[PDB]
Context: one part of a larger RNA, bound to proteins that are not shown
Molecule: LSUb_rRNA_chain_2, nucleotides 606 to 1600
Organism: Leishmania major strain Friedlin
RNA sequence: GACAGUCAAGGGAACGGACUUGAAGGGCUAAGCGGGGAAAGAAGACCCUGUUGAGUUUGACUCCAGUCUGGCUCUGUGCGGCGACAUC
RNA sequence: CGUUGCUUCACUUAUCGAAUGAAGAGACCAAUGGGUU
RNA sequence: GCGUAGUCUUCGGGCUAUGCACCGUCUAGGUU
RNA sequence: GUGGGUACCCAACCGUGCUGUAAACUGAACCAACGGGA
RNA sequence: GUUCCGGAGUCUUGUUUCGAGACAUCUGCCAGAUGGGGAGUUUGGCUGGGGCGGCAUAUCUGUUACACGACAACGCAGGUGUCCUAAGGCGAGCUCAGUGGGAACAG
RNA sequence: AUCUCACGUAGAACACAAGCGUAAAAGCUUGCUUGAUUAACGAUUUCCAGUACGAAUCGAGACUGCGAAAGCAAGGCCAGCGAUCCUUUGCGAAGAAUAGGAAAUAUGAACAAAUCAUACCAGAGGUGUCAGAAUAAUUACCACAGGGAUAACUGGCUUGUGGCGGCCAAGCGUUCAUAGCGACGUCGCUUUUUGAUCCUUCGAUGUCGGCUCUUCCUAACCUAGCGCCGCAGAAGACGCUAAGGGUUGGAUUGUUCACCCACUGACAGGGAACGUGAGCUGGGUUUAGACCGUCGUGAGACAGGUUGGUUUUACCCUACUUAGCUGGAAAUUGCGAGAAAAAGAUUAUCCGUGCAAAGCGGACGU
RNA sequence: GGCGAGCGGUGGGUAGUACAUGGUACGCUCAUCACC
Numbered sequence: 001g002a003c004a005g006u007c008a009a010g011g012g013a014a015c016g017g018a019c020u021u022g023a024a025g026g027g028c029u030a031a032g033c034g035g036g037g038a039a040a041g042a043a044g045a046c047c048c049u050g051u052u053g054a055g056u057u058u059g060a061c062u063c064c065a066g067u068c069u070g071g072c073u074c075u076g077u078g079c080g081g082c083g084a085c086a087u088c
Numbered sequence: 089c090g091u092u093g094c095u096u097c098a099c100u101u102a103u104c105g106a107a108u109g110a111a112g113a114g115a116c117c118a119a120u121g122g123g124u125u
Numbered sequence: 126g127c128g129u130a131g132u133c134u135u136c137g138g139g140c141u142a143u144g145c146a147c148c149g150u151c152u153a154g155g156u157u
Numbered sequence: 158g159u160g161g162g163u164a165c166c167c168a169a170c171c172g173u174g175c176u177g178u179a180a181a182c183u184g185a186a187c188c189a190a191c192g193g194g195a
Numbered sequence: 196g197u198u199c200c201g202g203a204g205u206c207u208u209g210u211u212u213c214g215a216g217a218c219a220u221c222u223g224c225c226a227g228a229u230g231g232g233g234a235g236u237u238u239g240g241c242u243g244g245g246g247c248g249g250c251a252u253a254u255c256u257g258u259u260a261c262a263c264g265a266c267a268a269c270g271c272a273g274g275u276g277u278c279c280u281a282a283g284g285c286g287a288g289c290u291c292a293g294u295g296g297g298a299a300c301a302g
Numbered sequence: 303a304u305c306u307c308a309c310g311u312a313g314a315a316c317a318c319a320a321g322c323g324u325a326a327a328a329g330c331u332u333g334c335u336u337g338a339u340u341a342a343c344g345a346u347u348u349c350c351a352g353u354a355c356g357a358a359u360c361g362a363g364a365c366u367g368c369g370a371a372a373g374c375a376a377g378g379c380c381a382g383c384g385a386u387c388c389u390u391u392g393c394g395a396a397g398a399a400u401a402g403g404a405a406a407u408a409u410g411a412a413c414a415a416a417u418c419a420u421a422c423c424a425g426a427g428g429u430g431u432c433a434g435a436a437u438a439a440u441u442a443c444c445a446c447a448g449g450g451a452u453a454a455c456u457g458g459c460u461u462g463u464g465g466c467g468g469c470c471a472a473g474c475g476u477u478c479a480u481a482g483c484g485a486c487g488u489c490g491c492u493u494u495u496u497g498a499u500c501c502u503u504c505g506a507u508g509u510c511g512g513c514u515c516u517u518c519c520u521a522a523c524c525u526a527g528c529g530c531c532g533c534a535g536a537a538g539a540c541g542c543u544a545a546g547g548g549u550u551g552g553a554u555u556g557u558u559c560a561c562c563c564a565c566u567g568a569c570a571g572g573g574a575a576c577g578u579g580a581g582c583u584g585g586g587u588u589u590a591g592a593c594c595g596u597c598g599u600g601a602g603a604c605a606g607g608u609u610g611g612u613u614u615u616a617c618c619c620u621a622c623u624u625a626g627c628u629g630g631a632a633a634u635u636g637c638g639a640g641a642a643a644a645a646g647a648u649u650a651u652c653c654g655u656g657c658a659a660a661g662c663g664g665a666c667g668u
Numbered sequence: 669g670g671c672g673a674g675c676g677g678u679g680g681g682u683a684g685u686a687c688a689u690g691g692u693a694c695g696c697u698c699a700u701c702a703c704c
Stems, first nucleotide, its partner, number of pairs: 003017001006023005026628007035620003039615002047449004052445002054441004060236005066229007076099003080095006103215005113207004121148001126145008151174001154171003191201005239252001240250002248269001253275006276432001277317001278378002283335007291313001293309006315324002318382001321380001337365001339364002344360005353433001366375003388427005394422001407421004457501001458499001460497001462496001464492006473483002510585001511583003515577001516574005523548003526543004531538001550564003554560001591609004595604003653663003666672003674703001676701007684694004
Other pairs, nucleotide, nucleotide, family: 005037cWS011016tWH014457cSS014458cSS033621cWW034035cHS034616tWS034620cWS037580cWH044046tHS046453cWW048452cWS051435tWW057600cSS058060cWH061231tHH065230tHS073222cWW075217tWS079096cWH086089cWW100217tWH102216tHS103219tWS108110cWS117173tWS119149cWW121208cHS122147cWH134137tWS152173cWW153172tHS153175cSS157168cWS173174cHS189203tHH190202tHS230232cHS237438cWH238439cWH249251tHS256320tSS259268tHS260267tHH261266tWW274381tWS278282tWS281336tWW281338tHH290327tWH291314cSS292310tHS302303cWW314327tWW323328tWS327329tHS337375cHS341362tWS369371tHS369372tHS384429tHS384434tSS385429tWH386428tWW399403tWS401403cHS403405cHS403406cWH429434cWS439601tWS441443cHS452504tHS453504tWH456502cWW459498cWW461463tHS463495cWW470486cWW471485tHS472484tHS474479tHS475481tHS479484cWS508613tWS510556tSS514578cWW520545tHS523545tWH524567cSS530539cWW548568tSS549570cWH553561cWW556585cSS565569tWW566568tHS578581cHS584613tWS590611tHS598600tHS598601tHS616618cHS630633cSS632635tHS636638cSS637638cSS645646cHS645649cWS647650tHS652664cWH656659tHS656660tHS673704cWW675702cWW
C1' cells in the first nucleotide's frame, strides 16, 4: 500500500490522476533529486458543543472530624453562710 | 422545727500527676480515739 | 472493764451524757 | 623513757529517731565480733 | 553441744511514698458555637464563533405585512409586574380646545 | 386673575404606551349608592394539540342599587399575571325525626365519651428561566466524547475601506480653463490593504521573517526609439510603442515597514497556497521553570515588560537532470501496393550529347 | 563452337620521375585470374 499515476483552460463541495474541449505521449532500465502526490507519523492539545470529568481556591450550597463551652454521671465525710417551700 | 438549691472551710477513701529494683510511713511526745474477742 | 445521772427493757440487759482504768513503751544528743 | 589501763550513776526537762562533713583538690569498708538464758 | 534472744527498740482501726483531691480532660452521654483542615455537588439559555454587552426568556399597541385570516430578523418607534371607595354603578343638568368684540385697579 | 355676548364637527377629555370609539355623551358638574356580592360543575371566543393558564363574550337563579319609566349594572372594554406536594383560613347555626327517610357532614376498622388528627368544597402564602430544579470561581499542570452544525491560517463571493484612472469645467498659472494643475459633482477599474461572510478542511493541508533559486505581470526607475512644453543652451516636466536586458554595499531593529551613511546609468512596483521548513535557520509569536508592574480575598489573569526552553522519515509513483538496451508506417497484423525517383516494343529491345527537340557520335569477332 | 582481339585485378623481372622522403603511383616485359 482503495485503484492508479503527462499537461493547459473550464465548470464543479468555490485549488482534478480520472469529467468537458484542446496539447503531448514507442517499450524497458541505472544513478540522483526534493516541485507535486492538499505524501507518512497521532480518532486537533488551539476554538466551540455535551444537562462528561479531574486538580486547585473561596466571605458558593449541603455537611464531617478537630477545638471550645454548659448539664448529668464518675462522687465520699464533717463545720459554717446565703436563699426557696411548708408551719408560724 | 424539717427538706432542698447553691456556696467556703476542714478532711480522705474514689480519682489524677510523679518517683522508686514499690528500700526504712506514722506513733511511742497520747485525744474533739478504739475495745464485751 | 468499773462507777454516776437520766431513759427504755422481750427482765437476760441496753441507749444517751459523764468520769476512772486497759490498748500504751524505748531512745542519740543538750542542760543540770 | 616507752608500753598497757581508770575516770561513773543521778533523776528531771529540751529534742525526736540522730555515731561522719561545715569551701573543695580521687585510700579501705560484704558473708558478725561479742554478751546472756536454757 | 546447740539452740533461743540481744547486738540491729517496740506497735499497726491495715493505705509503697510524695503532691493534688471530690474539683479536675478524669470516664461516658446529651446540648450549643466555631470549623476549606476535609468530603460531596453545582456554577441557566438565546447569540452572523465564544466572551463582554443586551433580553429579542411571560406579555400590549402602530408598522414591517404583500386590501380575508396567518407570517421572521440582536428589524423600526414605544409600553407592562402598577393605580383607583372612587378614577366603580345609575339618574339628571350642562358642552369642551380655541377665536373675536367689550368691562376700574388688571398690562 | 375674573364678568358678558357671539362663533366654535371635537381641533379638548377619557389614570398610564398606542390604535379605535364617543357631543342633549362614553366628556364636565352634581345627587343617591356598593352589580368590584352571590351566581345550582350552563355554553362559547382568543392561544391552540382545538390541552391548560391569563383575558373576554352570550346566559339562568338570589338579593340589591339608580330611575317616573322603558331600562342600565355582577368593576375601571381591549396589557397589569401562576400547576402537583406542603402550610394556612371560611361553610357542615341552635331546634326538631322512633328513625337515617325529601330534610341530622364523614372517618380513626372490638365498642363508647371528650380532646387531637384527617377527609370532602371555595380561597390565600410562588415559582419573572413566568407549563413552575434548591446552586460560586480557576486551570498555561490539565482530560474524554464529538463538531468543519462553529472561530484562529490558505483558497472562494463582495469591494464599504485601501490603491489606480476617466468625464464636465469655477479657479491657479503676470495675460491665458486645459505647458503643468484643477475645486464643487459624477462614471469606472484592481484584488499587492483592512473589513464583511462562514462554502471546503478539526480520525491535523506544519504558522512570522530572513537566506537560496526559478518564472511570470506592467500601472516604465535605468537602457532603445519617438511627440510636446511656460523646451535659447545645460538641466528638466508631461505623454506614446516597448517587460529584450538591468535594478547595489552597510549602521539600529526578529522584523515587514521605516530611517540614516555611501556607490551608481538606476538603485521601479507586484504575483507564484500572504512562491519556497521530508531545502535550511529558529531571532519573534504560543506549553511546562522563574522575576516585575497593574488587577483579584484567593487559586490565578494581562493582543504588558523580561530570561531559559527536542525542528522526525524518501529505498514508492510522477516531474526534472544526466546515463544504457531495443522494436516499429495497417505505428507490432494484410498478402492493404502512394518515391519532393527515372521516361517507353505498357519503362522490356543497348550508351553518350541535345530543349520530354532537329540532329550527331560510339558499340569485340568467327 | 572453341580459338583470336580489347579493357582490367593480382604476381614476378627490369628504368626514371612525382609526392612530406619506408609507401603508394605511373613506362616496358612475362605469367595468371575475370569481363566482353